[PDB]
Released in 2024, the model rests on cryo-electron microscopy data to a resolution of 2.93 angstrom.
Shown are 96 nucleotides from a PDB entry: RNA (crRNA, chain B) with a sequence from Gordonia otitidis NBRC 100426, together with DNA.
The entry also contains Transposase, not shown here.
It comes from the structure "Cryo-EM structure of the Cas12m-crRNA-target DNA complex".
The sample was in a buffer at pH 8.
The work is reported in "Innate programmable DNA binding by CRISPR-Cas12m effectors enable efficient base editing" (Bigelyte et al., Nucleic Acids Res., 2024).

Context: bound to proteins that are not shown
RNA sequence: CAACGCCAGCGCGGAGGCGUCAAAUCCGCGACAGUUGACCCAACGUCGCCGG
DNA sequence: CGGCGACGTTGGGTCAACTGAAATGTC
DNA sequence: GACATTTCTCAACAAAA
Numbered sequence: 001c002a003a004c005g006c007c008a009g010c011g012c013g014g015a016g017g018c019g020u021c022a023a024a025u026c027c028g029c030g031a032c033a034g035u036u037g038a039c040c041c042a043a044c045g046u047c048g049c050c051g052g
Numbered sequence: 053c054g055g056c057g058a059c060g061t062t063g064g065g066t067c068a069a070c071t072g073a074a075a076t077g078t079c
Numbered sequence: 080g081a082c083a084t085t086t087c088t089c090a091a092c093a094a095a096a
Stems, first nucleotide, its partner, number of pairs: 004019004010030004015025001033071019072087008
Other pairs, nucleotide, nucleotide, family: 005020tHS006023tWS009031cWW009032cWS014026cWW016024tWS017023cSS017024tHS018022cSS
């Protein structure tokens, strides 16, 4: 340079920006019932045992 | 190196109860 | 008196660690 994330709910897609002590919004489509707590799982880091 | 487990932090996935209004005491 | 706030309550029993 890209990739990733953010830019009037959420996701997908497009345009234009921002790079976190930041920015800037706009357009199309679809869906949308949410808050809580409990439990479980996973990821990651460090380590231990055993085996090749 | 892989099988098994500990510690800790961070965050998600599943399941479910619940989503009210009578009484009372102010301004 | 219209409006905002206070109130009400039914209950035990958990597991690995």